[PDB]
Context: bound to proteins that are not shown
DNA sequence: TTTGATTTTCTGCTGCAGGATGAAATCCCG
DNA sequence: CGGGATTTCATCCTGCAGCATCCC
């Protein structure tokens, strides 16, 4: 550098 | 109440001279370098239907 | 005729690696800055 | 070796300037 | 004779403020 999950941001 | 645009942390891959670039020359080309295209690489684990092989009658 | 195993395929849910923050836009220009490439010169 | 000064083509980011329209009054047509 | 599409119109803010700061 490329590819994907995605949680908190009352 | 949601799925947007982003910035961080964490996970997995970063190779092949096929065309080019660039470098050295034994130079109208040969050898190197992954610089760009084009190709392929891109979580793990617990279930269930399968397929290959071992094995228990 | 099954059944446990190393490996692949195909499907849905689930857990781990894996955790924190932010948002005020549009239209229009200009100004700076980046990038090579020419021409004239300077140290 | 690198930078002055003109010039040709693109780009991005900031810095300004407009803004963030509802209420009322006519008027046509079935 | 109202429903709905056009067509005009019009608003508001004061607040004062001194020669480096950034970086090379």
């Nucleotide at each position: 550098g490329g590819c994907g999950c995605g949680u908190u941001u009352a | 109440u949601u799925a947007c645009u982003u910035u961080g942390g964490a996970g997995c891959c970063a190779g092949u001279c096929c065309c080019a670039g660039c470098g050295a020359c034994u130079a109208u080309g040969u050898c190197g370098u992954a610089u760009g295209g084009a190709c392929g690489a891109a979580g793990c684990g617990c279930u269930u239907a399968u397929u290959u092989a071992u094995c228990g009658g | 005729c099954c059944g446990a195993u190393a490996a692949g395929u195909a499907a849905a849910a689930c857990g781990c690696a894996u955790c924190a923050a932010a948002g005020u836009c549009c239209u229009g220009c200009a100004g700076c800055a980046g990038a090579a490439a020419a021409u004239c010169a300077a140290a």
Background:
An RNA structure (gRNA) with a sequence from a Deltaproteobacteria bacterium, together with DNA, in which 164 nucleotides are resolved. The depositors describe the entry as "CasX ternary complex with 30bp target DNA". The reconstruction used 258,036 particles. It was solved by electron microscopy to 3.7 A. The entry also contains CasX, not shown here.